[PDB]
Context: bound to proteins that are not shown
RNA sequence: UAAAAAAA
RNA sequence: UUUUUUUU
Repeated sequence: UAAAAAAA
Repeated sequence: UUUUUUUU
C1' cells in the first nucleotide's frame, strides 16, 4: 500500500 | 459512515 470474503 | 476476523 492493493484487493477477495464473512460477523455484530 | 464507525468496528472485529480470515485469505492472496

Solved structure of RNA from Escherichia coli, 16 nucleotides shown. Shaban et al. published it in Mol. Cell in 2018: "The Antiviral and Cancer Genomic DNA Deaminase APOBEC3H Is Regulated by an RNA-Mediated Dimerization Mechanism". The structure was determined by X-ray crystallography at 3.43 angstrom resolution and released in 2018. Protein in the same entry: APOBEC3H and MCherry fluorescent protein.